Context: bound to proteins that are not shown
RNA sequence: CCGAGAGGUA
DNA sequence: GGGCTGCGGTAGCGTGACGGCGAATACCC
DNA sequence: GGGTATTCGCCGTGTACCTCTCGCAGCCC
Repeated sequence: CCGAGAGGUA
């Protein structure tokens, strides 16, 4: 402690 | 070391959503 | 001149939580 990307639970 | 700044180039990159609705405008009177 | 009718271009597209990385280079001033 703001944004983006990836993944996951229901 | 630094301000600032939208790419890096003597161009072209973009390229696999779909629908609804309302304005803007085209085609035909 | 205005009536259809197509095209354009804006809207929208679930909730709550967990983890991780990564977040200015260029730079000629």
Solved structure of RNA with a sequence from Escherichia coli, together with DNA, 68 nucleotides shown. The depositors describe the entry as "CryoEM structure of E.coli RNA polymerase elongation complex bound with RfaH". Kang et al. published it in Cell in 2018: "Structural Basis for Transcript Elongation Control by NusG Family Universal Regulators". Released in 2018, the model rests on cryo-EM data to a resolution of 3.5 angstroms.